This is an experimental structure of RNA (60S ribosomal RNA, nucleotides 2354 to 3386) from Triticum aestivum, with 967 nucleotides shown. Primary citation: Tanaka et al., Nat.Chem.Biol. (2024), "Boric acid intercepts 80S ribosome migration from AUG-stop by stabilizing eRF1". The reconstruction used 96,104 particles. It comes from the structure "Wheat 80S ribosome stalled on AUG-Stop boron dependently". The entry is indexed under ribosome, TRANSLATION. Among the 74 different proteins in the entry, which are not shown, are 60S ribosomal protein uL18, 40S ribosomal protein uS2 and 40S ribosomal protein eS7. It holds a match to the Rfam family "Eukaryotic large subunit ribosomal RNA". The family has 88 seed sequences and 107,465 matches in Rfam 15.1. A reference for the family is Cannone et al. (2002), "The comparative RNA web (CRW) site: an online database of comparative sequence and structure information for ribosomal, intron, and other RNAs", BMC Bioinformatics.
Context: one part of a larger RNA, bound to proteins that are not shown
RNA sequence: ACAGCCAAGGGAACGGGCUUGGCGGAAUCAGCGGGGAAAGAAGACCCUGUUGAGCUUGACUCUAGUCCGACUUUGUGAAAUGA
RNA sequence: AUUUUACUUAUUCCGUGGGUCGGAAGCGGGGCAUGCCCCUCCUUUUGGCUCCAAGGCCCGGUCUUACCGGGCCGAUCCGGGCGGAAGACAUUGUCAGGUGGGGAGUUUGGCUGGGGCGGCCAAUCUGUUAAAAGAUAACGCAGGUGUCCUAAGAUGAGCUCAACGAGAACAGAAAUCUCGUGUGGAACAAAAGGGUAAAAGCUCGUUUGAUUCUGAUUUCCAGUACGAAUACGAACCGUGAAAGCGUGGCCUAUCGAUCCUUUAGAUCUUCGGAGUUUGAAGCUAGAGGUGUCAGAAAAGUUACCACAGGGAUUACUGGCUUGUGGCAGCCAAGCGUUCAUAGCGACGUUGCUUUUUGAUCCUUCGAUGUCGGCUCUUCCUAUCAUUGCGAAGCAGAAUUCACCAAGUGUUGGAUUGUUCACCCACCAAUAGGGAACGUGAGCUGGGUUUAGACCGUCGUGAGACAGGUUAGUUUUACCCUACUGAUGACAGUGUCGCGAUAGUAAUUCAACCUAGUACGAGAGGAACCGUUGAUUCACACAAUUGGUCAUCGCGCUUGGUUGAAAAGCCAGUGGCGCGAAGCUACCGUGUGCCGGAUUAUGACUGAACGCCUCUAAGUCAGAAUCCAAGCUAGCAUGCGACGCCUGCGCCCGCCGCCCGCCCCGACCCACGUUAGGGGCGCUUGCGCCCCCAAGGGCCCGUGCCAUUGGCUAAGCCGGUCCGGCCGAAGUGCCGCGGUCGGCCGCCUCGAAGCUCCCUUCCCAACGGGCGGUGGGCUGAAUCCUUUGCAGACGACUUAAAUACGCGACGGGGCAUUGUAAGUGGCAGAGUGGCCUUGCUGCCACGAUCCACUGAGAUCCAGUCCCCGGGUCGCACGGAUUCGU
Numbered sequence: 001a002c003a004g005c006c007a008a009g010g011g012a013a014c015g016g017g018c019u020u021g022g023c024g025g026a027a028u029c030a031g032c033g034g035g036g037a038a039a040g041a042a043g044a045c046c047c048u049g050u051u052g053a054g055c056u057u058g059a060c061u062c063u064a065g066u067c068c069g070a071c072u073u074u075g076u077g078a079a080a081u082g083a
Numbered sequence: 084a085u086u087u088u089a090c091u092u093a094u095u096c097c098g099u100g101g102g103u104c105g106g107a108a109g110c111g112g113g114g115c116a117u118g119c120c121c122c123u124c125c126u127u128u129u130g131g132c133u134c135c136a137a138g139g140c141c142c143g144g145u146c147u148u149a150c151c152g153g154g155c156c157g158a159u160c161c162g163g164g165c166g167g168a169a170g171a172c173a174u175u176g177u178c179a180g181g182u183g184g185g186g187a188g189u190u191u192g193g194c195u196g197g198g199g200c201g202g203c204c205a206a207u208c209u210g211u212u213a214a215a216a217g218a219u220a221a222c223g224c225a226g227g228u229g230u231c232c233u234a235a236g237a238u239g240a241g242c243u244c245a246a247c248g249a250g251a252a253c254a255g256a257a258a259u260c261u262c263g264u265g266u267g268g269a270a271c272a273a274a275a276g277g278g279u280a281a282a283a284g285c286u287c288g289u290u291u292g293a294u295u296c297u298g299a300u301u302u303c304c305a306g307u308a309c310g311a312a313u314a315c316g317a318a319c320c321g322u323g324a325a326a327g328c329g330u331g332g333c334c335u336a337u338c339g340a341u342c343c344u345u346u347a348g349a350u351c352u353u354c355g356g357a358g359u360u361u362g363a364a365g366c367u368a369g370a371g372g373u374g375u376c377a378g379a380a381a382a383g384u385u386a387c388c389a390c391a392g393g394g395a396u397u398a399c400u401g402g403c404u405u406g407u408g409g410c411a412g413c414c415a416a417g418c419g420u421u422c423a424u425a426g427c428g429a430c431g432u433u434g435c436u437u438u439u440u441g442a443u444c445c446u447u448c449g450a451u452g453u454c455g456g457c458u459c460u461u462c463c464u465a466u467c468a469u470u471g472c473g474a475a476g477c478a479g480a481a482u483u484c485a486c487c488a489a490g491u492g493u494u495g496g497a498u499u500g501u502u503c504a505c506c507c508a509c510c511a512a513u514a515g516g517g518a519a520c521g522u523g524a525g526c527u528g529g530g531u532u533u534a535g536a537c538c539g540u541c542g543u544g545a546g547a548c549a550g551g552u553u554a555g556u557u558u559u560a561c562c563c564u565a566c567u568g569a570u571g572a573c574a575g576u577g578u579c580g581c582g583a584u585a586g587u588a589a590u591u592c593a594a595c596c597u598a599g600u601a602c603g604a605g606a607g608g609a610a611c612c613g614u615u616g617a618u619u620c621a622c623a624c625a626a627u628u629g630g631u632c633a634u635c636g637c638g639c640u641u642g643g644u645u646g647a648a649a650a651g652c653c654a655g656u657g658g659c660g661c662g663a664a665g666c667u668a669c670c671g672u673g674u675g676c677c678g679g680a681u682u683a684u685g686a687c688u689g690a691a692c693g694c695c696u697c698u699a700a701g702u703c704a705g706a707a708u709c710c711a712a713g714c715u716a717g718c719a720u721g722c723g724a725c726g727c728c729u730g731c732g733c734c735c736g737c738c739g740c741c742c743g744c745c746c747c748g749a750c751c752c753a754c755g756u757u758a759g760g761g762g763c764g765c766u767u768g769c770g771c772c773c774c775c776a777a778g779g780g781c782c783c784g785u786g787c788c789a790u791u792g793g794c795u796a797a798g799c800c801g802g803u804c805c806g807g808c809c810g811a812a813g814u815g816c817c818g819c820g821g822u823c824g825g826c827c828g829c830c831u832c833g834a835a836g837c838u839c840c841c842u843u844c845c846c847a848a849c850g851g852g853c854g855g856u857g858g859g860c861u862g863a864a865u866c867c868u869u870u871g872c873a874g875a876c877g878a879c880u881u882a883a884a885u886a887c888g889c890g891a892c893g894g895g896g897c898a899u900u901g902u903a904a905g906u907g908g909c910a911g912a913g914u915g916g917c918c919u920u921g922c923u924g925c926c927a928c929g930a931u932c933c934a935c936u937g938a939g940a941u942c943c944a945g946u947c948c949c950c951g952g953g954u955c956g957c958a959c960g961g962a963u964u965c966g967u
Stems, first nucleotide, its partner, number of pairs: 002016001005022005027570005034564003038559002046393004051389002053385004059189005065182001067180001069178003075090004080085002094169005104162004109124001111122003138156005193203002201222001206228001208226004229376001230272001231332002236290007244268001246264006270279002273337001275335003292319001294318003299313004307377001320329003343371006351365004401445001402443001404441001406440001408436006417427002454529001455527003459521001460518005467492003471486001473484003494508003498504001535553004539548003575727007584716004589619001591617005602607001620675005628668004636661005641654005678710003684704004732860011748781001750780002759774007792830003798826006805818004809813001862965006868882001871879001888957005893949003898941003905935004910931001913928005
Other pairs, nucleotide, nucleotide, family: 001017cWW010015tWH013401cSS013402cSS026571tHS029875tWS032565cWW033034cHS033560tWS033564cWW036524cWH043045tHS044450cWH045397cWS046197tSS047396cWS050379tWW056544cSS057059cWH060184tHH064183tHS066181cWW072175cWW073174cWW074173tWH075171tHS079086cWW091171tWH093170tHS093172tWH094173tHS099101cWS110123cWW114118tHS114120cWW136158tHH137157tHS143151cWS144150cWW183185cHS189381tWS190382cWH191383cWH192205cWH194222cWH196222tSS202204tHS207227cWS208274tWS209275tSS212221tHS213220tHH214219tWW227336tWS231235tWS234291tWW234293tHH243282tWH244269cSS245265tHS255258cWH267269cHS267280tHS269282tWW278283tWS279282cSS279283cSS282283cSS282284tHS292329cSS295330cWH298314cWW303308tHS317330tWH323325tHS323326tHS339373tHS339378tSS340373tWH341372tWH353355tWS373378cWS383545tSS393448tWS394398cWH396448tHS400446cWW403442cWW405407tWS407439cWW414430cWW415428tSS415429tHS416428tHS418423cHS419425tHS422476tWW423428cWS436465tWS452557tWS454500tSS458522cWW464489tHS466488tWS467489tWH468511cSS470487cWW472485cWW478602cSS479601cWS479607tSS488707cWS492512tSS493514cWH497505cWW499503tHS500529cSS500530tSS509513tWW510512tHS522525cHS528557tHS534555tHS542544tHS542545tHS560562cHS569876tWS569877tHS572718tWH582717tSS582719tHS583717tHS588620tWS590618cWW596612cWW597611tHS598610tHH599600cHS599608tWS600609tWH601608tHS603605tHS603606tHS625667tWH625668tHH632662tWS632663tWH634662tWS668670cSS681706tWH683705tHS688698tWH688700tWS689699tHS690696tWH691695tWH692694tHS698700cWH728967tWS732966cHS755760cSS766769tHS786789cSS788845tWH790832cWW791831cWW797827tWW804820cWW818819cWH856857cHS869881cWW870880cWW871873tHS873878cWS874877tWS884958tSS885958cWH896946cWW897942cWW901937cSS901938tHS903938tHS904936tHH911930tWS912929tHS918920cWW920924cWH
């Protein structure tokens, strides 16, 4: 998907369908929550990926800022140790 | 060069509406060198006011005989600096060093019985696994490796080692020496294995083959690289008399690409216009290293988290296993005061189970809702109590072991989220388990299990915690099925029945009597029958009691509202009291069941086996068991007995047949057993005969499913008439004549060419159909309406179109409430007014009270009665359908 009653077996190790049994008779109404491993959503747990991102720091590589020196702006003239 | 300093104009900062700056004067003041200097600058006073000048002098106009312009002083002069501070330092611009999770980018191996943590099984050797060639796996087993060595490499010569025996002052177990034995039992750098004795070991000599060049091969293997090794070629050497041996270590492990750097080698190549000449770049061969060892440059955390995927992979059920968990056996050393086995059972050993956990990773990661409790049902037995038994170290009472047995039952609570546990209490007992560790579109949400937050330990930190704590969303059914109930078609319609099958239900205790009995020294101390009760459950019912109210039934009352009184209404049921009816409660009442077959077990008879023996054959007694009965359903698409059976509809009987259907001889009644039986005679048992298969009997059994006509005995078969019988019912059965046949019989004619097969079309009964024709019958059911014994809707019970009726009123009964309105009152706490009252006066107000009044109101809507008591009103029904 097609569907829609069960038991056991085997089977991707818990079948609505397969195997073997139980059974099984139109069409309808109101409910119920056992099952449909019911719906909802490409599991959020866990792992993998040479995929990320938020945060941290004693990770690697950097960087704004800040501190420091020279030169520049930058002229004038005086002394002491210096050459 | 380095610190130090000074200038003002760069620059930087500040203040102004650039509003008084610098220098000199002047004015007063202090003088005890008339110094020449210093200190002053015309406002201190009470919360007034404060400007655009008075005044003088001088030019110059004009009236020229009365009026304007101008200049200084008043208000000191002269300085081209608005006033200050810093000052070539600050600052700016460009480079240089340091700091810099404030911020950017990125990384944070692999294997792995999930991952993580651990380990290294990633390079790598020995032995083994490894299955006698080679190869061969695991986080297999026992170990090893990243070194060490100028000798521990090379070679030559000499010697022989471990250990043991016998000897020598101190001297012994052990110092040194000597002789004998000595296949290696020693040594060879290191693990293991192999190898080596005039060596491969030890001692001594001489040495550097641990050298140069490039090829080849082996192990690995892709027949790639590296590592390592082997055999030659071409050299130069060591050693030794020499042959020879020597290309590191007795052999098997001990190690490293490209790019880059660095070194060595040539009297080398290039730097591209030619040279000299530093520098650089190449050629060949090494070193600096990648241990994740064919070789990235690399820390965490995420519970705030994301994405692609994975059932290749964990956490839950399920599956395999069963170590562990639980249950059970066998043997029997011992216990059991003596006694292996009453009850146990050590040391050993065999199993089962699948409510544990472990192991595994088969299913599911485009999701199977993940603890517990509550609720409800079912199932198992490994049986706790209840029934029936067997054993005992069973006297009784109690208790223990075992059997048959899962029918019935297994509770109320404190603490904990708990499963589990543990106490309290009752009890006959408070057994043990399964059902996706039953059960979340059943609940709940206490725990756990996101995001908030606290503590403790850990961490530098972000954060971690199989530590504690507190707060934190529980979605959907209307589908299919299952289940529970409800209609319903299928031989006309209705009534009464049968009963296959399915379900099932009863349960346990106590008191009295037995009984202070049995038993027992005593202490203690039963039971069966009988009686009366009670528990759990089930099925009903409502006389009583209790519950329920919106009888909105009666009464009272708060607030409002209709002018007031009366009567009501609104406040979603205003509120309270009582409250019939109906419903309903172990909170009320009643009822709950008889046969048979057996299990365990105990027996009888009785062999096997002279006895014995519950067994072999044959019997018995026996239970909370099973099956019946009884109770519920009974669409079992099962069946029976009857009633009515359509006015233009149907039914039955006869013949006229025509189809359809089946078939082809569509022939046949004993029971019983089989280690026995059958038929027939007479002793009623004996004789006779037969017993194996219906493998037999029967039958015109013979005509083109059947020739043209006549006749017909005896016999046989059919239809039909009548009579009788059978009750598990109808294909019923049987009769001897009706009555008509048919065959057999005897004649009579006849078949062909429907020329070699083509279904051999065919009683009857039933299924019909069109003909005639003779009889017979005139019914029910559904809808509308009503009912409430019924009900979600359908369905169900009842009544209906004459009437002893129905319906509506009304009357009575019965019941609930609790004394209506109105009238009156010499009732009434008291209080006003007016009389000449006088009181037991007259008027007026006044909750309540009293009599009329157990009154009034209500009363089936699901109450009862009503025909002479009554008032009425009713249809002569519409509509749909049914033939066995």